RNA sequence: CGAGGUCCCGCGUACAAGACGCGGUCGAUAGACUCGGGGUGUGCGCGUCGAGGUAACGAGACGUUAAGCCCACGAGCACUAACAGACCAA
Numbered sequence: 001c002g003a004g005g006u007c008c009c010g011c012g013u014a015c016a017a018g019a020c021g022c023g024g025u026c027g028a029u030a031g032a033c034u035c036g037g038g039g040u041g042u043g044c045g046c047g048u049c050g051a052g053g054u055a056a057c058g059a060g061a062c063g064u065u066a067a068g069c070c071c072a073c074g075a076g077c078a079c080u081a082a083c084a085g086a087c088c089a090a
Stems, first nucleotide, its partner, number of pairs: 004088004008024005029081003033076004037071004045064005052057001
Other pairs, nucleotide, nucleotide, family: 002090tHS003089tHS008084tWS010029tSS014019cWS023082tSS027078tWS027082tHS028079tWH029078tHH032077tWW041067tHS042065tWS042067cSS043067tHS044065cHH050059tHS051058tWS053055tHS053056tHS078081cWH
């Protein structure tokens, strides 16, 4: 007889354990997605070209393609998860 606090949960401006700090839907704390911002340096496939070669075949060049792939950052965004609830306390 309830001010506050511990545990709890989601995270770090913190951290060897412990400690510390922040947020918990009265919410943007973390993830997803999208965008922004970045890294590489142009993807698969197909089309044309290609020394030649009967041909088969053919290193490679150009186009499609600021492509493709990728990000330990930011923003938007409650979609997902911060639930549930416990305990201590004059």